[PDB]
Context: one part of a larger RNA, bound to proteins that are not shown
RNA sequence: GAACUCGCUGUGAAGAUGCAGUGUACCCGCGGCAAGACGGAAAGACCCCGUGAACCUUUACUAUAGCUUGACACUGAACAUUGAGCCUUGAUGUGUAGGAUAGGUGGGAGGCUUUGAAGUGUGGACGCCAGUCUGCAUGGAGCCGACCUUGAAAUACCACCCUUUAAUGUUUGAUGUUCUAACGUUGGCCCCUGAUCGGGGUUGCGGACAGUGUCUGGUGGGUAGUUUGACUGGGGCGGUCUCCUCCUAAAGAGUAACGGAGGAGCACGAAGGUUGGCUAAUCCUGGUCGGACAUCAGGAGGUUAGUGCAAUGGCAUAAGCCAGCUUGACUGCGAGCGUGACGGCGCGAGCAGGUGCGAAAGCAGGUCAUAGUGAUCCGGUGGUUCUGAAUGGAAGGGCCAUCGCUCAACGGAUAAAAGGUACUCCGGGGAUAACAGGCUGAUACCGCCCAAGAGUUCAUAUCGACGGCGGUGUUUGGCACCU
RNA sequence: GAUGUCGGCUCAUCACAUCCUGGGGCUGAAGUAGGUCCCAAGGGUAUGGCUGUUCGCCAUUUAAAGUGGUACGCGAGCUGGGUUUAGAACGUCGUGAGACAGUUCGGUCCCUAUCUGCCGUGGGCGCUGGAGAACUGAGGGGGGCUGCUCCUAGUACGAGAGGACCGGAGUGGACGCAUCACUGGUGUUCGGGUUGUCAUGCCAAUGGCACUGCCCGGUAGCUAAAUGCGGAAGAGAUAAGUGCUGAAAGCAUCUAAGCACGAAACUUGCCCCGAGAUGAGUUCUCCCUGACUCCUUGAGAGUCCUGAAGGAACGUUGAAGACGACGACGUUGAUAGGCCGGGUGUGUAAGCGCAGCGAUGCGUUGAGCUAACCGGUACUAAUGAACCGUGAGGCUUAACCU
Numbered sequence: 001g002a003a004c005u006c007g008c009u010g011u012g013a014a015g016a017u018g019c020a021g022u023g024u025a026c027c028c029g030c031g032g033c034a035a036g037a038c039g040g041a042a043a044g045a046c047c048c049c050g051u052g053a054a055c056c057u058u059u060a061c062u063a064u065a066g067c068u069u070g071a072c073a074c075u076g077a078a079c080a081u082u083g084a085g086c087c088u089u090g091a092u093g094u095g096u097a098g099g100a101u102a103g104g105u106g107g108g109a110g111g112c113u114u115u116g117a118a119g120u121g122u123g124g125a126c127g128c129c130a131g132u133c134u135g136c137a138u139g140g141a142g143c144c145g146a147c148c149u150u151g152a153a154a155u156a157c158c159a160c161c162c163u164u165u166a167a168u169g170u171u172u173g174a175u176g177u178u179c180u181a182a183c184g185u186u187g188g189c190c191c192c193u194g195a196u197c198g199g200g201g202u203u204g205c206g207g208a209c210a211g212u213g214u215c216u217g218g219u220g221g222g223u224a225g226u227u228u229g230a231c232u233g234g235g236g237c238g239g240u241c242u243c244c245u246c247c248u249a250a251a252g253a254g255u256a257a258c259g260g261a262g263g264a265g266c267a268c269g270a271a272g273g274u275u276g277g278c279u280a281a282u283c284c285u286g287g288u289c290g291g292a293c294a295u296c297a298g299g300a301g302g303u304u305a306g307u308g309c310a311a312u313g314g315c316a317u318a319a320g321c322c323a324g325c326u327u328g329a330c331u332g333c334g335a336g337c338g339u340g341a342c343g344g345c346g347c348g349a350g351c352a353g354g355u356g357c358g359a360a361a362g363c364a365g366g367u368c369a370u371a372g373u374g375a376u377c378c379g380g381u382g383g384u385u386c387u388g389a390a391u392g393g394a395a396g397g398g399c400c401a402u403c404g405c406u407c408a409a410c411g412g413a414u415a416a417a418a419g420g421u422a423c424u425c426c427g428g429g430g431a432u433a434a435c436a437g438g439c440u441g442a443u444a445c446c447g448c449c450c451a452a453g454a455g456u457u458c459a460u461a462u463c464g465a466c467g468g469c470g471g472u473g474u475u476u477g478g479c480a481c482c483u
Numbered sequence: 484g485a486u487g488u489c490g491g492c493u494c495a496u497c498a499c500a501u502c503c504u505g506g507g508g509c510u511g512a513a514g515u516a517g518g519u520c521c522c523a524a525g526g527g528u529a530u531g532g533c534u535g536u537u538c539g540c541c542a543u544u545u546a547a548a549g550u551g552g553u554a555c556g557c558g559a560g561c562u563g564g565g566u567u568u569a570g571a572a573c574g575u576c577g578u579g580a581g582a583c584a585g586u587u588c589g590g591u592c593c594c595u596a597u598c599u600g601c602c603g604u605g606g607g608c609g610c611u612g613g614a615g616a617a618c619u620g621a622g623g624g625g626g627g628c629u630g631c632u633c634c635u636a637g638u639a640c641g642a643g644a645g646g647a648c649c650g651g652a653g654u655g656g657a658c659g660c661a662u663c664a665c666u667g668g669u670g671u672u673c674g675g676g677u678u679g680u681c682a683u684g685c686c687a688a689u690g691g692c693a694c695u696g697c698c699c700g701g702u703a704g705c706u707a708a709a710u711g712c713g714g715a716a717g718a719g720a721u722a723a724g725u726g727c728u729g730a731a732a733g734c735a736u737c738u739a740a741g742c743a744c745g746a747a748a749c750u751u752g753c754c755c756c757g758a759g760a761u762g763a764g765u766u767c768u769c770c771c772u773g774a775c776u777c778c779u780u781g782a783g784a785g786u787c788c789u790g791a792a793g794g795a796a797c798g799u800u801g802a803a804g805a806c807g808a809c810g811a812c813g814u815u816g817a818u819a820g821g822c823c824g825g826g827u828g829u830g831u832a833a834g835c836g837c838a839g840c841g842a843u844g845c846g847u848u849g850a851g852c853u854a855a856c857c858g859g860u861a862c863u864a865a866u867g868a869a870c871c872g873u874g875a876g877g878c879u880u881a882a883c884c885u
Stems, first nucleotide, its partner, number of pairs: 003017001006023005026607008035599003039594002047429004052425002054421004060226005066219003070215005076179007093162001106158001110144001120137001126131001183206003187203006229241003238258001242264006265410001266308001267367002272326007280304001282300005306315002309372001311370003330353004336347004342411001355364003378404007386397002436483001437481001438479003442476001444472006453463002488565002490562003494556001495553005502527003505522006529543005570588001572586002574583003608759001612770007622756004628656007640645001658713005666707004673700005678693006717751003724744004771876001773787005778781001788874001793871002797813005818864003821860005828852002834847005
């Protein structure tokens, strides 16, 4: 959906009008009742799932309005206090030879002195404690060379210029004060003007401040866009996620579970190569300190040891222990093979070049083997007979070597991420929970068997310890078969 | 692409692992009273306080207050206290939104039944000619509980205390069926009281409305709280159990052959339904005793005549009833209404008169009114008809008469 639309017991996608067996039942209304048609109603709201939604939260992520900081602009003047370069000049040049404060090349033999020389007091400076230079007071005719020495001969004149150090015209810095002329005025007054808008004028106040633009640090659930893993005997919580060893694994390989047990995320320039050599544990006996156990000697023993670290398989020709020499822990390649869906990963003689050890045959492309790990992108560093946007270069790129990830959710969504929803929503699932059914019967409940004993004696009137065997479907559960 | 939850309420049904009552074995069973096991499912099997409770504790009953299954029976039957939406708060957790099989206050329960089923009640046809009655009884259903007191008997038993079996009588609880005589309830259809108001012109008397205005009584009917009755006795076959006789097995043995007891379970006995009992049964009584035609020739069709017994319809109806159905009656008649008389109920009507100023009282007067009741009565309505139903009822074979 279509019906000629009974009961029962069974069966069965597991609760049957429709199957099987069987019982009952002449055909059809009407009034009544609701036990069933897993009755009608609404693509379950619970639960789970989807790399669904929304809205809420916040010290989730990433942004952002707002708020806040500074720089520059609109943005001007003067003065004071405080920083620097700089035309130029004043000051600055102690290996010491010495009359004592030698950066240096030229030019040259006198420079300064009446817009005042040389001697005194003395100003703040400076200083190796020796003085250089400086302002002023009067001052009024003299300090200063080749000097002899001296690596250098005069600040005697000039000149460019190096160490150092004072000042200003002068460039911008920060602070403070003053000013007015930008700018503000949501003070007064005047006009447009019948106007508490607006504009213009004037005056006062404020004033280079405030405010705004661009840039910039901070703050920023105020607002926005999003993320918030998977496995799972339902989900959550817990545990796990890659790699190695054993068992499960059914004598080739492989083989699952939130099955049973352990390990790794390294170490080592020797603990690697090679040549030569060597052989363990444990116990017994004797021996100073010395004892259960130290070192010594002998015996027994025979790997019960050892192996850089789990476990397995190995190991005496040692792969275990010791020593000498060393860098093969080489570079380019590679017949062939193993193992993977693939990316990949593994074993490998032999060839070329160069090397170590060995007399030599030979051995050596890391380690007894099997864990000790991370794709691609993006970039970094070195090299390079590659490329080089007109050409030469260069930048950038390629190639070769190498570096950066607990990307551990370990084939790695992003450079970058947590929560709430009982205010909730959609698409789905009986692929998956909560109710009831089913299967099961550990648990539960009810029987029984044996008979230790209790019961004064006496196992069995009544209880029945240690243990054993069932029945029910009947509790707590297991499963996830129906919805 | 929905199989509604805990508890309560209503209504249940089954199992037996039995709570009571029944029957029995053993007892460390004297008796009374117990313990334990066996048989037994007929019937029976608390009301309350607390709490949402189921449960449980407690109070007080009972013969007893069973254990489980039925979607932890039952929400298209009821509830909605609890669980489990949105509100709010506490403790607690959280920075927070929020959260907690923690607590707290509040918080929409839909469905007109098609089918199955079930309770009732009709219509059709059948059952072999038709019709009116009375039955038989296959089969089905209902029912099935029990206390206390007295006698036996203060007997048996027992040292006493105490205290029976077996048997008999009475009276209750709960349950069920019927009924209405009594006791009552109801009694908007009977009578009365009375408030407010409107009306019938007014007085007086009456009626409407106000929940039947509010009330007091009450007839018939219906009814429980009222009052009659019931559960059985008896019989058959048994359970557990107890035996007799008795071998296998020289004994013993309830058993193998044979025989006897034994319970509310079973089959009957009691009550109701019942022949659709298609296996459709029985008995009594009543009714119908024409003609013809045609065809494919037979349980054939048709026409005319006939129209029974009886039924139905219609009408008046009923302690019968949802409607059907069922019962009574239809003029040769009491079926219903009315009418007459009575009863019952109410409680002394109206009018008139008397007393009183008047409200009112008194007399006439236990008056008046009076449903569904009782006894009567053709006044009214139940009509002369018409309608349906027929005309002797198959075949075969036996038996018998013929």
This is an experimental structure of RNA (23S rRNA, nucleotides 2022 to 2907) from Escherichia coli B, with 885 nucleotides shown. It was solved by electron microscopy to 1.55 A. It holds a match to the Rfam family "Bacterial large subunit ribosomal RNA". Entry title: Principles of ion binding to RNA inferred from the analysis of a 1.55 Angstrom resolution bacterial ribosome structure - Part I: Mg2+. Leonarski et al. published it in Nucleic Acids Res. in 2025: "Principles of ion binding to RNA inferred from the analysis of a 1.55 angstrom resolution bacterial ribosome structure - Part I: Mg2". Keywords: RIBOSOME, Magnesium, Mg2+, Potassium, K+. The sample was in a buffer at pH 7.4.